[PDB]
RNA sequence: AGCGCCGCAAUUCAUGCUGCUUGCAGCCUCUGAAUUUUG
RNA sequence: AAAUGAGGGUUAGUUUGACUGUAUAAAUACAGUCUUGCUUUCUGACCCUGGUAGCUGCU
RNA sequence: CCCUGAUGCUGCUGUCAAUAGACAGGAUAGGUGCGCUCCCAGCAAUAAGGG
RNA sequence: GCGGAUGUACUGC
RNA sequence: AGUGGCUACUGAAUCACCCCCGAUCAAGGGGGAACCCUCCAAAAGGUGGGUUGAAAGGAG
Numbered sequence: 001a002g003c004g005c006c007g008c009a010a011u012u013c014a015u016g017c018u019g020c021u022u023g024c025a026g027c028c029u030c031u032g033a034a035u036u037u038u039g
Numbered sequence: 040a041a042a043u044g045a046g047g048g049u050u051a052g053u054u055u056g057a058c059u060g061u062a063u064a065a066a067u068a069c070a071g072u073c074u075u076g077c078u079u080u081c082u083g084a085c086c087c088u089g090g091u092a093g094c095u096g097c098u
Numbered sequence: 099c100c101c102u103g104a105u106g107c108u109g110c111u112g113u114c115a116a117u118a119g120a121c122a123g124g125a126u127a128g129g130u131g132c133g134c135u136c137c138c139a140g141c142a143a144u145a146a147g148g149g
Numbered sequence: 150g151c152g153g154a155u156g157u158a159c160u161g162c
Numbered sequence: 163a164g165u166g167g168c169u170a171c172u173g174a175a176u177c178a179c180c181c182c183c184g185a186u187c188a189a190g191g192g193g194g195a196a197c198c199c200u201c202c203a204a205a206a207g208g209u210g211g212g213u214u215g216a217a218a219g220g221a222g
């Protein structure tokens, strides 16, 4: 250097929200999943 | 840069219980009564890395 | 008995002896945020082999 | 590998 | 001359906020510091209640 594990940013998704068209358009305010990083 | 994380034990351990009704289609919440000590998982606090005597396996 | 090995053990702080052992605090026990059949040095044992 | 061991068994280095 | 394991006593916690009293085959009581609600109370303080952590269980 490499292995598992906890979570910080960002992307995507919804298992979340907004409206009802009751399954579709948008997003991450809460909550969770996949991806690079760093100690 | 937030969390997991720690060697050995220490309790009649706290709680997660039960029944009766109202809102709720239900979950869930609320009001009334009884109560208990069985076996465990984590977390918080405590002393310590051992003494007295014997036995035993291997170089 | 020595050597070369898979493997296993040890490694917290300050003070007296450089090397055996004790004296007090205390597990925030050697590590990248933390452990691990994984590496960091010492040691131990087994017919795993050689001398 | 060496000593004791007659000993290849055994015991120490 | 080294290595690990086993027995009886020793004893440190025997506590979930913390102490005292006999028990851990048994039964709890008293007091104390912090927070919240209500009442008395100008207030201080006192009375009444709650909080002093969260969970799981079919045995073999």
Base pairs, nucleotide, nucleotide: 004132005131009036010035011034012033013032014031016027017026018025019024047086048085049084056073057072058071059070060069061068062067077219078218079217080216081215082178090171091170092169093168094167095166096165097164098163099149100148101147102146105142106141107140108139109138110123111122112121113120114119129137150162151161152160153159179194181192182191183190196213197212198211199210201208202207
Molecule: Single guide RNA
Organism: Scytonema hofmannii